[PDB]
Context: one part of a larger RNA, bound to proteins that are not shown
RNA sequence: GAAAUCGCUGUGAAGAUGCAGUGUAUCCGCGGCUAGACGGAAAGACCCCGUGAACCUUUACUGUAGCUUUGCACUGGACUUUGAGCCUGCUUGUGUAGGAUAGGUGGGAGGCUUUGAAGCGUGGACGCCAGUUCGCGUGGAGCCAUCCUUGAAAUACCACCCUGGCAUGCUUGAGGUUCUAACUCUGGUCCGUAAUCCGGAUCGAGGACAGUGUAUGGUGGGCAGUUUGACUGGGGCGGUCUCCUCCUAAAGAGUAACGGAGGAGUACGAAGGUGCGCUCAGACCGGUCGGAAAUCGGUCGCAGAGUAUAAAGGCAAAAGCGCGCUUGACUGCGAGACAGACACGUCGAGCAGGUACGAAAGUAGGUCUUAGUGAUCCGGUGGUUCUGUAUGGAAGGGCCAUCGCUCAACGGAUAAAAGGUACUCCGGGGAUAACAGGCUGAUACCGCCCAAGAGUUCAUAUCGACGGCGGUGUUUGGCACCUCGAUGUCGGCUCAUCACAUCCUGGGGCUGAAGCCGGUCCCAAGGGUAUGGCUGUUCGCCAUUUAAAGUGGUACGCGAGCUGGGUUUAGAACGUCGUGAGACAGUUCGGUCCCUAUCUGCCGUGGACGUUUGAGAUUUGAGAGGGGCUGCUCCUAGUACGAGAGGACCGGAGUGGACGAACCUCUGG
RNA sequence: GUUCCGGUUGUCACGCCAGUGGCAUUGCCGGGUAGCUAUGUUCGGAAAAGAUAACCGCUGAAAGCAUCUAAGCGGGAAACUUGCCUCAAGAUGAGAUCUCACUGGGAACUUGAUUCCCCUGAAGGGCCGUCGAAGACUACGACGUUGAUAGGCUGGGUGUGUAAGCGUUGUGAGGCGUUGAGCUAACCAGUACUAAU
RNA sequence: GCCCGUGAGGCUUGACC
Numbered sequence: 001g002a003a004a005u006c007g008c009u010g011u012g013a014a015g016a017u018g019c020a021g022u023g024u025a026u027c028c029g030c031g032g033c034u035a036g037a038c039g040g041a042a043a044g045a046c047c048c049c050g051u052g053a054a055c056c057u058u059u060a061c062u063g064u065a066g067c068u069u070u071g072c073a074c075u076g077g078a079c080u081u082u083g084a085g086c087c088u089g090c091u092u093g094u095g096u097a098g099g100a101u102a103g104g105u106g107g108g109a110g111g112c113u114u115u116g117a118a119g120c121g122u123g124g125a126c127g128c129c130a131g132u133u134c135g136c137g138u139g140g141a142g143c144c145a146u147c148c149u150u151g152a153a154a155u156a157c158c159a160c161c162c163u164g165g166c167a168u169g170c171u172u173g174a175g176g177u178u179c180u181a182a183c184u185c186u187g188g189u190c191c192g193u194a195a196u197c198c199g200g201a202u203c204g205a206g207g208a209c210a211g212u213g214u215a216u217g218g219u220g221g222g223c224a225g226u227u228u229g230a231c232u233g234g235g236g237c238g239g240u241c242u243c244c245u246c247c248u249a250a251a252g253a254g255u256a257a258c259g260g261a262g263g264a265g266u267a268c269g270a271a272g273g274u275g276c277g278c279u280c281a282g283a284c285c286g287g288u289c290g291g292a293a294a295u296c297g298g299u300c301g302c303a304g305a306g307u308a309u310a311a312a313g314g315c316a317a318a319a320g321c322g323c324g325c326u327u328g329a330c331u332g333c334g335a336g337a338c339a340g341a342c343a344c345g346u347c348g349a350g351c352a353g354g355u356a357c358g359a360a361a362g363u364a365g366g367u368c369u370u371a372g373u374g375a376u377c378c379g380g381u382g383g384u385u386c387u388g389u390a391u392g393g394a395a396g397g398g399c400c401a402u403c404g405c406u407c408a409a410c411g412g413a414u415a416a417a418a419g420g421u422a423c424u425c426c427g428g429g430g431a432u433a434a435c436a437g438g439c440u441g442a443u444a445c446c447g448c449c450c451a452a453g454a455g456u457u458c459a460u461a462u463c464g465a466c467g468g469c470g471g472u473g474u475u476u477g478g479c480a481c482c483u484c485g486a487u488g489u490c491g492g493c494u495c496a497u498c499a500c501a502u503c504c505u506g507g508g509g510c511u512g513a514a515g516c517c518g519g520u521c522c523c524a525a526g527g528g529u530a531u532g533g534c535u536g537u538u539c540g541c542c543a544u545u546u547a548a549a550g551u552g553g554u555a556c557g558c559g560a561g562c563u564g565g566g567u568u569u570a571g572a573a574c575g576u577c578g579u580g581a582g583a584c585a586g587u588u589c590g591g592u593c594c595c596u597a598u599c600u601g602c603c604g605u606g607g608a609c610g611u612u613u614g615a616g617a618u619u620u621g622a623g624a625g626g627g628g629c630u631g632c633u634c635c636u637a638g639u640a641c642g643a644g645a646g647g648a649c650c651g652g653a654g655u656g657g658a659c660g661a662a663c664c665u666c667u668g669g
Numbered sequence: 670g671u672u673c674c675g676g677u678u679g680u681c682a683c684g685c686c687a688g689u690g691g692c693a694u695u696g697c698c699g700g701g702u703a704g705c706u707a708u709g710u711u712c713g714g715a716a717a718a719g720a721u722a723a724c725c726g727c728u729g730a731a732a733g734c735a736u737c738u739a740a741g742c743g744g745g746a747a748a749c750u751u752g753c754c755u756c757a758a759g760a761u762g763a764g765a766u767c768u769c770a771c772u773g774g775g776a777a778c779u780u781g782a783u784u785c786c787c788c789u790g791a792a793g794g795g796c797c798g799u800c801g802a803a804g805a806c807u808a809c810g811a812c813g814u815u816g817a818u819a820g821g822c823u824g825g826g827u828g829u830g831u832a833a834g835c836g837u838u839g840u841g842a843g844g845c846g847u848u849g850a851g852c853u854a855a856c857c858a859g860u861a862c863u864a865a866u
Numbered sequence: 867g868c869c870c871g872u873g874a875g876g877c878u879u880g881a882c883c
Stems, first nucleotide, its partner, number of pairs: 006023005026608008035600003039595002047429004052425002054421004060226001063223002066219003070215005076179011088167003093162001099148001103161005110144002112116001119138003123134001125132002183206003188203001190200003229241003238258001242264006265410001266308001267367002272326007282300005306315002309372001312369002330353004336347003342411001355364003378404007386397002437481001438479003442476001444472006453463002490565001491563003495557001497553004503528003506523002510519002531543004571589004575584003609759001613770007623756004629657007641646001659713005667707003673700005678693006717751003724744004771875001773787005788873001793870003797813005818864003821860003825856001828852002835846004
Other pairs, nucleotide, nucleotide, family: 002018cWH003017cWH005599cWS011016tWH014437cSS014438cSS030805tWS037560tWH046484tWS047234tSS048432cWS051413tWH057580cSS058060cWH061221tWH061225cWW062224cWW065220tHS069216cWW075210tWH076181tWS089091cWS090091cWS090166cWW093103cWH094127tWS096151cHS097151cSS098149cWS098150cWS098154tWS099100cWH099149cWW104105cHS108156tWS109146tSS110156tWS111112cHH111116cWH115116tWS115117tHS117118cHH117139tWS119120cWW119137tWW124133cWW126132cWW127131cWH136138cHS138139cHS139141tHS145148tHS149150cWW168169cWH180208tWH182207tHS188202cWW189201cWW189202cWW192196tWH193197cWW196198cHS220222cHS226417tWS227418cWH228419cWH249256tHH263371tSS265373tWS270272cHS270327tWW270329tHH279318tWH280301tHS280305cSS281301tHS287295cWW290294tHS305318tWW311370cWH314319tSS328354cWH328364cWH331365cWH332365cWH334349tHS335348tHS351365tWH358360tHS358361tHS374412tSS385388cWH388394tHS388395tHS414416tHS419581tSS433484tWH435487cWW436483cWW441442cHH441443tHS443475cWW450466cWW451459tSS451464tWS452464tHS454459cHS455461tHS458512tWW459464cWS461519tSS480481cHS488593tWW490536tSS494558cWS496554cWW500525tHS502504cHS503525tWH504547cSS505747cWH508521cWS509520cWH514641cSS514645cWW515640cWS515646tSS523722cSS524747cWS528548tSS529550cWH530544cWW535539tWH536565cSS545549tWH558561cHS564593tWS570591tHS578580tHS610763tWS614792tSS620758tWH621760tHS622757tHS636650cWW638639cHS638647tWS639648tWH640647tHS642644tHS642645tHS658714cWW664707tWH666709cWS701854tWS702855cWH707708cSS716752tHS720748cWW721746tWH722745tHS723745tHS728738tWH728740tWS729739tHS730736tWH731735tWH738740cWH759761cHS770791cSS778782cWW789872cWW792871tHS796867cWW798865cSS803808tWS816861tWS816865tHS817862tWH818861tHH824857cWW827853cWW830850tHS831849cSS832850tHS834847tWS839841tHS839842tHS
């Protein structure tokens, strides 16, 4: 989707009107009720995913608005402090020591301008100080001596420059003050103008500042674009992402798990090559201060040692140990193979170059083997005529050699990246969680086997340690088969039905049962099986009853029958955690419960036909329902029983409670 | 326990006074017949019989004894089957009694003969009407002039609480005579007055 | 008043006048 649309027990993608078996039912309506048709409405919002979307947060990353610092413009002079370049003439030049004084290189041997006037002393400033220059008081008067010395260079004289600085200039920075002429006025009064916007004129203030371009620093969730991994016996937390050895691994290779155990992210110029030599640990007995154990000697050994570094596989041509020379820890190669998606990988005879050992055959292309590591692109450094944008060169390429990656998420998204959402949204999924089902029973709950013991004695009247074997699916689980184009979750109300593993009543072995009471175990499912206080509660703890206030199944019965107190979306606050958005299997106040019944299931009630000719009336009963409870007194009898207290069995008679049916005479409404 | 009878408040009306009637939740209340009902009244849960459960046996072997069992023979509880109340022949196996009704032709084609044509419609039942302590509709039950099925009428009964009008007393509201008056749904008894052609 | 409902109730066997 289409119907010619019953129940039950199974099966079955795992809860059947349609399958298998077997019971029931004559065909068709109307009024009621809601158990089912995983009933109708909504591509589930919870939960996970998608190299999805939004908007929020910050100390995520990359930026930006805005604010702010300083250069250069617009942008001027007047003096000054101060740096620096410039000039000029440059006059300055003090240590051992010369008479002084060394920045010096060439001329000059002395120097005749008052000769160097001297010489005493004149001032100056002067000083790696009495050291020096200039006036000469006089007065126009010989001096340093030109090696006179000595000293590393000798003067007296002319030349070059430099210095301390001297001055003043030339330019220039940085600072300070002042001035007006630039710019400024969201000042005053005239004019355009009947306007005080806007101009223009003039005075007043500030003034090279403010402000504005352009270049640059800082601050900058104010704002924006974005990033925030995977595996996961749901994902969150934790743990793990690459390489080596053993086990799982089934006697070839290979082979998984959030399966059991361990290790690496290096060392070494000898711990490498080669020739020559040589054997361990331990046991034991002897031996000075050791002393269980040092060194030495000895016998026995038969790898139980050693191996740079984990374990495995190895090692007498010792692959272990020592000594002598050394650099083969070489360059160009490489037939062949082993492995293997690819990229990478492992072993390697032999050939040619040039070498180190050894007398010589010969051995050496690192270490007993297997871990010790990272592509490409970038850029950096040595060799390289191979190119070299008209030509000649260069820059820049290319090739060869070699350096710098830890998203170690180790086949590596980018030079460069954290969080929230209960305000949330789209696309998907029972490939995957929370409710109920399903398989399973470790856990549960009910039993049963041995019997140590205690129960005064006595294992079994009652219990029964140490240990074993089961049943039910009832709760805490395990797994993830059904449903995410919806299967509405806890407690209450209403209404119920079945199990028996019995709470009450009924029948009864044993007793550590005198009597009244009991304890324990077999048989029994007919009817019964409390009102309240406190909590959201089931549960519980209390008060008071009663013959007794049973334990389970039925989507932990029952929302197309009710409620909505609990979990419960948006509001708000506390305590804690986070710098923040926010959160908590913590609290507290507030918060919309949708449907007219088609199919059975039905509970009531009729129509059609039938029942073998048709009517009226009265009936047997195959079969199916309804019902089923119990107390307290009193007599038996204060008898049996027992020290006493206390007190019955069997039988009989009453009159109450809870439930039911009928019925209004009474008592009321 | 609402539509029968009273009391009373506000207002509108019937021409006014008296009397009365609308609307105010039945205006608000006091009472209350029939019906319906519980909180009222009555009744019920058995007695007994069978076949058994657990258990208790009696005789008795296998197994010289013992032994509730193998054969044989009993006792045994609210559970089971009757017993008591109700439905019940759609019990397709459709049962059983008693009593009542109906005694016409013809043709076709084919003979449990079928079909048609015509006459005939009985026992009965249904429509229709008056209704019902029956009812959602139906169904059931009683009745249609052979007549008490329903309404009315005439007497009761019940309820309510002593009407109006008149007469008095008083200035008046009121009292009294009026006076157990008047009104009275669903009840009882009678009666063809209307409706059951 | 009217409408429904008709006209003697199949055949086989056995007992049977």